Method: solution-state NMR. The entry became public in 2010.
The RNA has 16 modelled nucleotides.
Entry title: Solution structure of the human mitochondrial tRNAMet ASL containing the 5-formylcytidine modification in position 34.
Keywords: RNA, tRNA, 5-formylcytidine, ASL, modification.
RNA sequence: UCGGGCC
RNA sequence: AUACCCCGA
Numbered sequence: 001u002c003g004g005g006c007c
Numbered sequence: 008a009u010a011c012c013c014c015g016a
Base pairs, nucleotide, nucleotide: 002015003014004013005012
Other pairs, nucleotide, nucleotide, family: 007008tHS
């Protein structure tokens, strides 16, 4: 970084 | 804000 939570 | 991060992988 991917999805999620955070948001 | 669906991002960073974090967890998993």